Notes:
crRNA: 24 nucleotides with solved positions. Ions in the entry include magnesium. It was solved by X-ray diffraction to 3.34 angstroms. Crystallisation conditions: 50 mM HEPES-NaOH, pH 6.5, 20% (w/v) Polyethylene glycol 3,400, 1.5% (w/v) Tryptone. It comes from the structure "Crystal structure of FnCas12a bound to a crRNA".

[PDB]
Context: bound to proteins that are not shown
C1' cells in the first nucleotide's frame, strides 16, 4: 500500500470478494 468504484490487502506494476451508473 496500486483499483471503474469499495473494503482488506501485499496477495508482486497487482492479490481476493464486492460493484446499477446517473441525479437529488
Nucleotide at each position: 500500500a496500486a483499483u471503474u468504484u469499495c473494503u482488506a490487502c501485499u496477495g508482486u506494476u497487482g492479490u481476493a470478494g464486492a460493484u446499477a451508473g446517473a441525479u437529488u